The depositors describe the entry as "How CCA is added to the 3' end of immature tRNA without the use of an oligonucleotide template". An RNA: 26 nucleotides with solved positions. Crystallisation conditions: pH 7.0, VAPOR DIFFUSION, HANGING DROP, temperature 295K. It was solved together with tRNA nucleotidyltransferase. The structure was determined by X-ray crystallography at 2.2 angstroms resolution and released in 2004. Keywords: CCA-adding Complex, TRANSFERASE-RNA COMPLEX.

Context: bound to proteins that are not shown
RNA sequence: GCGGAUCCGCACC
RNA sequence: CGCGGAUCCGCAC
Repeated sequence: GCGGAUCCGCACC
Repeated sequence: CGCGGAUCCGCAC
C1' cells in the first nucleotide's frame, strides 16, 4: 500500500 | 446490510 476481527456510531418511519 | 470511528492485531494485494 493494504489486510483481519470485535465493539460502537450513522442511514432506512 | 453497508459506510465510518474506536480498539487489539497481521504482513496485504